[PDB]
C1' cells in the first nucleotide's frame, strides 16, 4: 500500500438513532489476511 469495508467475511462488527418488530440510517477505535 491492497483486500475485508457503496459494510458479514476466511474470520472479527463497541456505540447512536428511526421502526411495534422484522428491518433502515449512521458509525472502523481499532483488528484479520495478503505484499
Ligand atoms: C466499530 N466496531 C464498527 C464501522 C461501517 C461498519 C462498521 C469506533 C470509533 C470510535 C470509537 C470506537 C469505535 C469502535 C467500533 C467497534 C465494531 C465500525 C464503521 C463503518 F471510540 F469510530 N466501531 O468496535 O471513535
Nucleotide at each position: 500500500g491492497a483486500a475485508g469495508a457503496u459494510u458479514g467475511u476466511a474470520a472479527a462488527c463497541a456505540u447512536g438513532c428511526c421502526g411495534a418488530a422484522a428491518g433502515g440510517c449512521a458509525g472502523a477505535c481499532a483488528c484479520u489476511u495478503c505484499c
The PDB entry is titled "A new fluorescent RNA aptamer bound with N571". An RNA structure, in which 35 nucleotides are resolved. It was solved by X-ray diffraction to 2.6 angstroms. Crystallisation conditions: 0.08 M Sodium Chloride, 0.02 M Magnesium Chloride, 0.04 M Sodium Cacodylate trihydrate pH6.0, 35%MPD, 0.012 M Spermine tetrahydrochloride. The 2024 paper behind the entry is "Structural basis of a small monomeric Clivia fluorogenic RNA with a large Stokes shift".